The RNA (Xanthin riboswitch NMT-46 (46-MER)) with a sequence from Ideonella sp. B508-1 has 46 modelled nucleotides.
Hedwig et al. published it in Nucleic Acids Res. in 2025: "Engineering oxypurinol-responsive riboswitches based on bacterial xanthine aptamers for gene expression control in mammalian cell culture".
It comes from the structure "Xanthin riboswitch in complex with oxypurinol".
Crystals were grown from: 0.1M ammonium sulfate, 0.1M sodium chloride, 20% PEG 8000, 1M sodium formate, 50mM Bis-Tris.
Bound small molecules: Oxypurinol (141).
An Rfam search finds the family "Xanthine riboswitch aptamer (NMT1 RNA)" in it. Rfam links the family to the GO term purine nucleobase binding.
Released in 2024, the model rests on X-ray diffraction data to a resolution of 2.63 A.
RNA sequence: GGAGUAGAAGCGUUCAGCGGCCGAAAGGCCGCCCGGAAAUUGCUCC
Ligand code: 141
Numbered sequence: 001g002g003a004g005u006a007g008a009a010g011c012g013u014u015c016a017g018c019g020g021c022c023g024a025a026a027g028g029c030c031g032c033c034c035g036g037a038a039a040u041u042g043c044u045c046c
Base pairs, nucleotide, nucleotide: 001046002045003044004043005042006041011035013038014037015036017032018031019030020029021028022027
C1' cells in the first nucleotide's frame, strides 16, 4: 500500500442522535454522546 475490524491504547473535530434551557414563532444557547457517518487511530489478514 490492498482488504477488513472496533476489544484495548490514543484521539474526540464536523454531521447525525439525546436531553436541557431561552423564545410568540422563525430561531438561539448549553450539556452529553460524539467510530451511526466521515476523519484520525490502533489492531488483524494479504
Ligand atoms: O475506537 C475507535 C473506532 C471504532 N470504529 N472506528 C474507530 N476509529 O479512531 C477510531 N477509534